[PDB]
Context: bound to proteins that are not shown
RNA sequence: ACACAAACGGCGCGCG
DNA sequence: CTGAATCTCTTCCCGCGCGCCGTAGGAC
Repeated sequence: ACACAAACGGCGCGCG
């Protein structure tokens, strides 16, 4: 004091 | 100033589910 809670960017695999 | 044969930075369906996985070099 009457209030925050856990994602930035890639890769692979699959989905309709 | 005409001519192609040369020239390179745009773009490559929409969404979803797990899994992993990320500066180098050093007091010895």
Keywords: Transcription, translation, coupling, RIBOSOME.
mRNA, together with DNA: 44 nucleotides with solved positions.
Entry title: 30S mRNA delivery complex TEC resolved (TEC only).
The entry has 6 different proteins, among them DNA-directed RNA polymerase subunit alpha, DNA-directed RNA polymerase subunit omega and DNA-directed RNA polymerase subunit beta'.
The sample was in a buffer at pH 7.4.
It was solved by electron microscopy to 4.2 angstrom.